[PDB]
Method: electron microscopy, resolution 2.35 angstrom. The entry became public in 2022.
An RNA structure (25S rRNA, nucleotides 2364 to 3391) from Solanum lycopersicum, in which 943 nucleotides are resolved.
Among the 41 different proteins in the entry, which are not shown, are Ribosomal_L23eN domain-containing protein, 60S ribosomal protein L13 and 60S ribosomal protein eL33.
It comes from the structure "Specific features and methylation sites of a plant ribosome. 60S ribosomal subunit".
Cottilli et al. published it in Plant Commun. in 2022: "Cryo-EM structure and rRNA modification sites of a plant ribosome".
Rfam match: Eukaryotic large subunit ribosomal RNA.
The reconstruction used 335,806 particles.
Context: one part of a larger RNA, bound to proteins that are not shown
RNA sequence: ACAGCCAAGGGAACGGGCUUGGCAGAAUCAGCGGGGAAAGAAGACCCUGUUGAGCUUGACUCUAGUCCGACUUUGUGAAAUGAC
RNA sequence: GUUAUUUUACUUAUUCCGUGAAUCGGAAGCGGG
RNA sequence: UUUUUGGACCCAAGGCUCGCUUCGCGGGCCGAUCCGGGCGGAAGACAUUGUCAGGUGGGGAGUUUGGCUGGGGCGGCACAUCUGUUAAAAGAUAACGCAGGUGUCCUAAGAUGAGCUCAACGAGAACAGAAAUCUCGUGUGGAACAGAAGGGUAAAAGCUCGUUUGAUUCUGAUUUCCAGUACGAAUACGAACCGUGAAAGCGUGGCCUAACGAUCCUUUAGACCUUCGGAAUUCGAAGCUAGAGGUGUCAGAAAAGUUACCACAGGGAUAACUGGCUUGUGGCAGCCAAGCGUUCAUAGCGACGUUGCUUUUUGAUCCUUCGAUGUCGGCUCUUCCUAUCAUUGUGAAGCAGAAUUCACCAAGUGUUGGAUUGUUCACCCACCAAUAGGGAACGUGAGCUGGGUUUAGACCGUCGUGAGACAGGUUAGUUUUACCCUACUGAUGACAGUGUCGCAAUAGUAAUUCAACCUAGUACGAGAGGAACCGUUGAUUCACACAAUUGGCCAUCGCGCUUGGUUGAAAAGCCAGUGGCGCGAAGCUACCGUGUGCUGGAUUAUGACUGAACGCCUCUAAGUCAGAAUCCGGGCUAGAAGCGACGCAUGCGCCCGCCGUCCG
RNA sequence: GCCGACCCGCAGUAGGGGCC
RNA sequence: GGCCCCCAAGGGCACGUGUCGUUGGCUAAGUCGCCGCGACGGAAGCGUCGCGGUGACCGCCUUGAAGUACAAUUUCCAUCGAGCGGCGGGUAGAAUCCUUUGCAGACGACUUAA
RNA sequence: ACGCGACGGGGUAUUGUAAGUGGCAGAGUGGCC
RNA sequence: GCCACGAUCCACUGAGAUUCAGCCCUUUGUCGCUCCGAUUCGU
Numbered sequence: 001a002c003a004g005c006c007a008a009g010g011g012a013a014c015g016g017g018c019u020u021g022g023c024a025g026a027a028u029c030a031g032c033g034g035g036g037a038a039a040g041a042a043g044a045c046c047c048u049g050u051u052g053a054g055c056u057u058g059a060c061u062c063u064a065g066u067c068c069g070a071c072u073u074u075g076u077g078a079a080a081u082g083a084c
Numbered sequence: 085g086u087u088a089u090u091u092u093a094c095u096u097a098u099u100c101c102g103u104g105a106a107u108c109g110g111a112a113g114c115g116g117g
Numbered sequence: 118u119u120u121u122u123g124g125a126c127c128c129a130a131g132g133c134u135c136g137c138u139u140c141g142c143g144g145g146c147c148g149a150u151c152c153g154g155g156c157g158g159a160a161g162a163c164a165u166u167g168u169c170a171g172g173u174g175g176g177g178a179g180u181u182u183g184g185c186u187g188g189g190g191c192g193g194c195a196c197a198u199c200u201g202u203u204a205a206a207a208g209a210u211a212a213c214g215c216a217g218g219u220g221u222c223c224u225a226a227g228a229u230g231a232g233c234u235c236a237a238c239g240a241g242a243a244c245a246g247a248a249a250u251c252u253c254g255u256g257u258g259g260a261a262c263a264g265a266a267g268g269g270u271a272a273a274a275g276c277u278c279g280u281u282u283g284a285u286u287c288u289g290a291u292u293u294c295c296a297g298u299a300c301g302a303a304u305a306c307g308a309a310c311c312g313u314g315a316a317a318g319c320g321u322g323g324c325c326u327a328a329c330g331a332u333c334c335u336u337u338a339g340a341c342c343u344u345c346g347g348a349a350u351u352c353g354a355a356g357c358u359a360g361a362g363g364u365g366u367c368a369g370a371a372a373a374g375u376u377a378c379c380a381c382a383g384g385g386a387u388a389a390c391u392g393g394c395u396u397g398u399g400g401c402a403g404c405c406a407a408g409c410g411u412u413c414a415u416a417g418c419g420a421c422g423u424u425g426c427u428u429u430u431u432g433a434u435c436c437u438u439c440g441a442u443g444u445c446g447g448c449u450c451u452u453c454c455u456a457u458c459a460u461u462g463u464g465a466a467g468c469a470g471a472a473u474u475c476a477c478c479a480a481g482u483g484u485u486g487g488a489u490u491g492u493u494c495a496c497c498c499a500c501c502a503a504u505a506g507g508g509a510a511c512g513u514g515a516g517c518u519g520g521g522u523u524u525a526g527a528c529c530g531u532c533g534u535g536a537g538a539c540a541g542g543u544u545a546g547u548u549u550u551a552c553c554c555u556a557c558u559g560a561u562g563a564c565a566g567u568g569u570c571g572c573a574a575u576a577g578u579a580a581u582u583c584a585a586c587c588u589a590g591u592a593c594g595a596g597a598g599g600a601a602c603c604g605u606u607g608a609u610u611c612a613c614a615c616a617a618u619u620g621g622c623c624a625u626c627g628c629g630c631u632u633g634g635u636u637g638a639a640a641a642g643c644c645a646g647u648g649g650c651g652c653g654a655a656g657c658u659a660c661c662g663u664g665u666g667c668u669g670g671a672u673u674a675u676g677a678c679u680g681a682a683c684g685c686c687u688c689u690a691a692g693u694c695a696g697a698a699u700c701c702g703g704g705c706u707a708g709a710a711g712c713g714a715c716g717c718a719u720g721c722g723c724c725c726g727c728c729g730u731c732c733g
Numbered sequence: 734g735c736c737g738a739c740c741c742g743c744a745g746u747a748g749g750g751g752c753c
Numbered sequence: 754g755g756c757c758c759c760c761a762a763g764g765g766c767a768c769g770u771g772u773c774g775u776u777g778g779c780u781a782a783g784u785c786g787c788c789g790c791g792a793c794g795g796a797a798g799c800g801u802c803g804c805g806g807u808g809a810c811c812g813c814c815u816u817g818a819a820g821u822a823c824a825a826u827u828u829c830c831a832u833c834g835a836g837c838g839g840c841g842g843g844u845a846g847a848a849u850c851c852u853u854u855g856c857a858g859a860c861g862a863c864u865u866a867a
Numbered sequence: 868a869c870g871c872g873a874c875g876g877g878g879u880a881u882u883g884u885a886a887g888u889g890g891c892a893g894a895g896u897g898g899c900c
Numbered sequence: 901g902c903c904a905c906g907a908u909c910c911a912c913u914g915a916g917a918u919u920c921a922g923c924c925c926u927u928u929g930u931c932g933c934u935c936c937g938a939u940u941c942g943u
Base pairs, nucleotide, nucleotide: 002016005022006021007020008019009018027561028560029559030558031557034555035554036553038550039549046384047383048382049381051380052379053376054375055374056373059180060179061178062177063176065173066172067171069169070168071167075094076093077092078091079090080089081088083086084085098160099159100158101157102156108153109152110151111150131147132146133145134144135143136142183196184194185193192213197219199217200216201215202214220367221263222323223322227281228280229279230278231277232276233275235259237255238254239253240252241251242250261270262269266326267325268324283310285309286308287307289306290304291303292302293301298368311320312319313318334362335361336360337359338358339357342356343355344354345353392436393434395432397431399427400426401425402424403423404422408418409417445520446518447517448516450512451509452508453507454506455505458483459482460481462477463476464475465474466473485499486498487497489495526544527543528542529541530539531538532537566717567716568715569714570713571712572711575707576706577705578704580610582608583607584606585605586604593598611666612665613664614663615662619659620658621657622656627652628651629650630649631648632645633644634643635642636641668702669701670700671699675695676694677693678692722844723843724842725841726840727839728838729837730836733833734830737766739765740764748759749758750757751756752755753754778813779812783810784809785808786807787806788805790803791802792801793800846941847940848939849938850937852866855863870933871932872931873930874929875926876925877924878923880918881917882916887912888911889910890909892908895905896904897903898902899901
Other pairs, nucleotide, nucleotide, family: 001017cWW004036cWS010015tWH013392cSS013393cSS014391tHS026562tHS029859tWS032556cWW033034cHS033551tWS033555cWS036515cWH043045tWS046188tSS047387cWS050370tWW056535cSS057059cWH057534cWS060175tHH064174tHS068170cWW072166cWW073165cWW074162tWS074164tHH082087cWS095161tWS095162tWH097161tHS097163tWH098164tWS103105cWS129149tHH130148tHS137141cWS174176cHS180372tWS181373cWH182374cWH187213tSS193195tHS198218cWS199265tWS200266tSS203212tHS204211tHH205210tWW217265cSS218327tWS222226tWS225227cHS225282tWW225284tHH234273tWH235260cSS236256tHS246248cHS246249cWH258271tHS260273tWW264328cWH269274tWS270273cSS273274cSS273275tHS283320cSS286321cWH288306cWW289305cWW294299tHS314316tHS314317tHS330364tHS330369tSS331364tWH332363tWH340356cWW344346tWS364369cWS374536tSS376378cHS384439tWS385389cWH387439tHS388439tWH390438tWH391437cWW394433cWW396398tHS396428tWS398430cWW405421cWW406419tSS406420tHS407419tHS409414tHS410416tHS413467tWW414419cWS427456tWS443548tWS444523tWS449513cWW455480tHS457459cHS458480tWH459502cSS469593cSS469597tWW470592cWS470598tSS479698cWS483503tSS484505cWH485504tHS488496cWW490494tHS491520cSS500504tWW501503tHS513516cHS519548tWH522523tWS525546tHS533535tHS533536tHS551553cHS560860tWS560861tHS573708tWS573709tHS574708tHS579611tWS581609cWW587603cWW588602tHS589601tHH590591cHS590599tWS591600tWH592599tHS594596tHS594597tHS616658tWH616659tHH623653tWS623654tWH625653tHS627881tSS628916tWS659661cSS672697tWH673696tHS674696tHS679689tWH679691tWS680690tHS681687tWH682686tWH683685cHS689691cWH731835cWW732834cWW735738tSS740762tWS745748cSS752754cWW771774cWH773829cWS775816cWW776815cWW777814cWW780811cWS782811tWW789804cWW853865cWW854864cWW855857tHS857862cWS858861tWS867935cWS869934cWW875928tWS879919cWW883914cSS883915tHS885915tHS886913cHH893907tHS894906tHS927929tHS942943cHS
C1' cells in the first nucleotide's frame, strides 16, 4: 500500500496475509478504548560526519583599543657635559 | 668649525580656558607712606 | 571714587571755541589723562596630529580540538615494530588472544690472527670456613655471547693477548615487506682502496631474527663544475651529487574546552526498553551417604562431591525498532500459571491429646484495613481460615495520575582558572487526537404467508468461608493441657433480585416560612438562571434497607475386596469396592441460515385433482 | 444426476447354527 | 452325546432376451407397477401388509427390422420445482405504517388499547 | 360499536390551619368626651 | 367611655392548597370520539 476474526508454528527472533488448525451467514444502530507494534513529527536521547552554532580559556593564528620609542608637526636662545 | 645629552629661557606654531571679545600693557597725574 | 538699609542709576549737565540763512541751529575741543599695529588668560615647542617600531590585548575575529574500541567516554595501544605461541608438520592466517621485547647500547661489545676452554662436580693445600687463592681429575656446553625470546656456536661465534679501522669509496642487481611501489633491514657480485694472517681465507659494522623517516625548506660536504639571459670582473644568489636538522597518528595537517540554550545530515552499521539466543549469577529440584538426630545414615536433616530445571533476578550479546513501539510507581480491571499460604480428601512422624512438621491428589474459592517512603523493595501496627508466589510487550498513560526520573528558572556541597560538570541533595515546571477497521458490550434486521405455544444443538455458569451452642471439660494424658463428626443457630465474601419498613436524593418548584426588589396599598403574585430555609409524596435507590442462592453420576490421591504370576504372599496382572473445595451432568443465562405442534390463511385472487403446452 | 443404480436377522469371533 | 453347515454379498433375486424397445390379436396361472378401501408402523412414523380394481411383462400366435450404407450421448429415468392453456373441486385472511399505552425505551424494538 | 377519552366526584397522600368576617385577645400610643 | 393606629393572637378552620403527570375507584353528574387512510404479504 492492499486490507481488516482467531490459536500455534516458522519467520527480520512479537503476523490481517504465509504453514497447520479453530471456524465462518445479508444490511444496520448506540457505545467502547484490547489490538491495528493507530495518528501527530525525516528521535530532541545516544553514536557517526574530517557538518555547525552559543559560550569559555592556560588551545592555535590574529585584531580594535591602549601604553611606549623614533621621525614629523618643530622654530628662537643659554648653560653644563660629551664627542668629532 | 660641527656635534650628542641635560637643565633652563623666549613666543609666533600648536593646545586649552573666558566673553554679547568692554578699561590689557607702559608712562603720567592723584593719594598717602 | 561704589560696604549700616531687599530704592533709583542709560541717551551729559557744564565750560571753552568756530561756522551761522543769528539770539536760533550746525560743528570742534574739554568734561571722560597720554602713549602702544597683542580681545583677555594659561600652557608651550612640550602636548597634539601623521608614519613606523616594541609591549599589552578572549574586549573582538577566524579556526582547530586524531584513530582503534564487543555503544561512546575513562583506561589501554592491539597505530611503526621484534621473539615464542595460538597457526590445523610448505607459505599465508584474526581478536582490546596469551608470555615478553623495541626508540637504546658499543673504538669495541666492530675486523682479523693466534693460543686457550666454559658451568658444575669430585679429591687435595698455613691462616681458609658453605663460600678468597692454588693443584689434579671428570666435564656435549648443563657457561658465555650488551638487551626480549627463539635459533646458532667448543683447537669457536665463548675467554685471554697481538695487530688494526671492511662501522671505507662507486654504482647496479636480488631478498624480506609487497601493489610484486617506497622506506627500513639483509644477502650475492662487480670495480677501487685498505686491515689482518706465513698463507688459503676472512672483513661493506655488532653471531642471526627489531632498534627507525618523503616532498618543500634549511645547513654541510664534493666537483681550477653550470647559470644570473646586452658584454665582462669580483661579492652575493641560484643549480648538480651525497649526507644532516622530522614528522612515534611513525606513506610524514600546524591545533584546547564546554553546551542542561542548542542545530543539521544520517545511523537500528551503535547505546539507553520489550522481545529473542544464552543462564555465569539469582531462584527451584534431584542422586550418593560422612555425620547430626539421647539409641538410630535416610521421622526430619545431607558434609565432601555430583545431575538437572526455571526465565518472576542481574549480567552477556547487539538480531528487530532511531522519516519515534510514549520511558518509574500507584490506581483501576480481567484473565492465566503452580513451584499450595488458607480451605476440601488423604499418606508419614522422634504423630498420646492439642499444636506442629514431611509428603500426595488438588489452582474450585480466597489471600485484607493502615503508619513512613515517589517508590519497586522494605518495615512496623492490626485483623484474619489465610494474609502464598508469579505471568499476560518487567499486562494496563488516545484509561487516569504525574510523586519520582529525564529539557529550559533557581539553591547548596564537591570538582573545574573558566564556560560548566556530578548513576549528589533540593524546589518550581502545558500529559494532545478516535467519528475509521477490528474486538468487546448491548440494539434492530435477516433466518421463504402470518401468528401462538414449544423442542433444542451449543456456549456461559457460582457460590464461599467462619463463628457460637451441643458433643465436653469428654476422648487422650502422671499432670498441665485438651479435640472431632452428627445436630442446632448465626455470620463473612460473593451473586441475583427487590422497595412493605428505615435511610438518601427535590425544580412534585407540593405546602408552609422568609431576605432584597417590584406591581399606588391590601389581597395575590412575580424577579434574584433552583433567591434561601423547613417538611416533602412519587420515582429512583443502600449490607445504610429486605429476600433468595440447588442435586445425581463418574472418578483423583488414598485405603481396601477377591486373586494369580511365584503351591505361600500380594489392592493388580484379569476382574471389583469405597472415595474429595475434582470432573461431567442436572439446575440457572442465552437459543443456531437447527427443528416441531397447532390456529387462520386474501373474489377477480389463492390451494388442490386432472389434462395437455412448455421449462430448469 | 439414473441405465437392474434389486436385497431389514440378531449376536458371537478362545465361536455360532442345523440334525439325530 | 455323535453327524453335518461356516471358512466373506466371492451370495441370492429378477424376461435379464424387443431400435428406452415393429404391426395385429388372444391371454391360463405367476411376477410386477399403478389405483380406492382395511390393518399395522411415532426415533425423522410419510412406509409395510391385506383385499378389490387396472396396465405391463410373461405365455401362444402373427408380422416387421435393411439403403440409419463401418463408430459419433444409447437424449426417453425420478427429485422436487415449476411456468402456462383448459376441465373439476375447494377457500372467502392477516401483517405493517399512522394513533394509543409505559409493566418498555438512545433511535429501532418491546408490553397494552384501538 | 362499545369501551375509551376530557371534566367532575370520592378514596389516598403532602403540607400545617387559607382568604374573608368577627373579637369584651393584644405591648402600647395619638385624639375626643 | 368613643375614635384612630398596632406586629401578633383567637373563632369560623386538622382548615385551605396540591394529589398521576407512570396513584386507586367512578357517570350522582357534564361532554366528546368510535374510526377518511397508507404499505405489503400465497403452499